Entry title: ppGpp Riboswitch bound to ppGpp, native structure. Shown are 102 nucleotides from a PDB entry: RNA (ppGpp Riboswitch) from Sulfobacillus acidophilus DSM 10332. Bound small molecules: GUANOSINE-5',3'-TETRAPHOSPHATE (G4P). The 2018 paper behind the entry is "ykkC riboswitches employ an add-on helix to adjust specificity for polyanionic ligands". Released in 2018, the model rests on X-ray diffraction data to a resolution of 2.2 angstroms.
RNA sequence: GGAAGUGUACCUAGGGAUCCACCUCGAGAGAGGAAGGACCAAGCGGUACAGGCCUACUUCGGUAGGUUACACCGUGGGGAUAAAAGACCCGUGGCAAGUUUC
Ligand code: G4P
Numbered sequence: 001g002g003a004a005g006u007g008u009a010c011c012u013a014g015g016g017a018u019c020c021a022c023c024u025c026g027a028g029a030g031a032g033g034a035a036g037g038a039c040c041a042a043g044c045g046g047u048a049c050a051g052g053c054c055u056a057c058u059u060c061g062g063u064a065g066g067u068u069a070c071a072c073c074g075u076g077g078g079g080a081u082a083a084a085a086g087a088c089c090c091g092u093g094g095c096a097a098g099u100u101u102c
Stems, first nucleotide, its partner, number of pairs: 001102004006050006014040002019037002022033004051068007072094007
Other pairs, nucleotide, nucleotide, family: 005069cWS012042tWH013041tHS013086tWS014086tHS015084cSS016038cWW016082cWS016083cSS017035tWS021034cWW026028tHS026029tHS040085tWS043071tSS058061tWS069098cSS070097cSS079087cWW080085tWH081084tWH
C1' cells in the first nucleotide's frame, strides 16, 4: 500500500420546517413565530436482534459457553428531501490507537 473491521430495527447526542396542531398580527387569503404530534438521525453513541469466528460435548441435527479490538489530535469538498443534521456521498495531514488478512 490492497482488503476486512458486517447488517436490520428501535432509541438518544442531535436535526430542520412539508404535513397536522399551537402562538402573534390581520376582516380575511395569509405573513411572521415557536418546535408540540409526526418526520430524518450517528463508522468512531446506546439497546435488541441477526451475522462472523473459536472451543467442549455431540443423538452429528446441533447443544452450551466463549469471543467480535481500535477509530485519536486535525481538516476540507459535494448532493438530497419542504428543509437540515454527528444522516448520505467523496477527499486529505500527523511518529495517535488497537485487531485480522495478503
Ligand atoms: P489500514 O489499511 O492501515 O487499516 O487503513 P485504511 O486507510 O485502509 O483504513 C482506515 C480508515 O478507514 C480510517 O481512517 C477510517 O476513516 C476508516 N474506517 C472504517 N471502518 C473503520 C474501523 O472499523 N476502524 C477504523 N480504525 N477505521 C475505520 P483514520 O484516519 O484512521 O480515521 P478517521 O476517522 O478517518 O480520522